[PDB]
RNA sequence: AGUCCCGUGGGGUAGUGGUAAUCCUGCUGGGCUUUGGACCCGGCGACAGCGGUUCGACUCCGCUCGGGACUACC
Numbered sequence: 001a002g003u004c005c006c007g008u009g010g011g012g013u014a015g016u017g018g019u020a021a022u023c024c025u026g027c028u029g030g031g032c033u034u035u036g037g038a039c040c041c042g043g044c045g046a047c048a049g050c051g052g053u054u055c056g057a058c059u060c061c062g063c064u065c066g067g068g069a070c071u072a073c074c
Base pairs, nucleotide, nucleotide: 001071002070003069004068005067006066007065010025011024012023026044027043029041030040031039048064049063050062051061052060
Other pairs, nucleotide, nucleotide, family: 008014tWH008021tWS008046cSS010045cHS013022cWW016058tWW017054tWS017059cWS018055cWW020058tWH021047tWS028042cWS032038tWW053057tWH054056tHS
C1' cells in the first nucleotide's frame, strides 16, 4: 500500500444520526441512620479530532492521532 474493526463520565460497562446517551464505580446535598452502612428522594461528570452529505453526524463517507486484526512478485 488493500479490506477492516476499536477510541462513550475520573475507573471500568451498555447503547445510539436527533429535539439526545445505560448501569457498576467515584464524588456530594437531604431523608432513615436510637450521632456506621444499607435503603429512599435529588446533584456533579462522557459521545476521540477536521471535513463532506444532513433539518440536525460519535452515529453515513473521507482524512487525520491512537490500538489492532488481515492481505501484500507470478
tRNA: 74 nucleotides with solved positions.
Rfam match: tRNA. From the family's description: Transfer RNA (tRNA) molecules are approximately 80 nucleotides in length. Their secondary structure includes four short double-helical elements and three loops (D, anti-codon, and T loops). The family has 954 seed sequences and 5,335,975 matches in Rfam 15.1. Rfam links the family to the GO term triplet codon-amino acid adaptor activity.
It comes from the structure "Crystal structure of Glu-tRNA(Gln) amidotransferase in the complex with tRNA(Gln)".
Method: X-ray diffraction, resolution 3.15 A. The entry became public in 2006.